[PDB]
RNA sequence: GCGUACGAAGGUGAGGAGAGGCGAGGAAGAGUACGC
Numbered sequence: 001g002c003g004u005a006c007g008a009a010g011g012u013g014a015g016g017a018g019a020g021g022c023g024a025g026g027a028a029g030a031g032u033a034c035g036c
Base pairs, nucleotide, nucleotide: 001036002035003034004033005032006031
Other pairs, nucleotide, nucleotide, family: 007009tHS007030tHS010014tHS010015cWH010025cWH011016cWH011026cWH013018cWH013029cWH015020cWH016020cWH016021cWH018023cWH020024tHS020025cWH021026cWH023029cWH
C1' cells in the first nucleotide's frame, strides 16, 4: 500500500495544490484485528 472483519468514522488525493472548509465535517483523516 491492497484486501478483509468490527466501528458513526475517506482519498499523500479513489474528486478539488482547494472551482469547498488552513478545517463551515474527518489533524493523511478515531482506532483495532487477520491475511497478502
Released in 2024, the model rests on X-ray crystallography data to a resolution of 2.5 A. Mango II variant: 36 nucleotides with solved positions. It comes from the structure "Structure of Mango II variant aptamer bound to T01-7M-B". Ions in the entry include potassium and sodium. Crystallisation conditions: Magnesium chloride hexahydrate, MOPS, TacsimateTM, hexamine cobalt (III) chloride.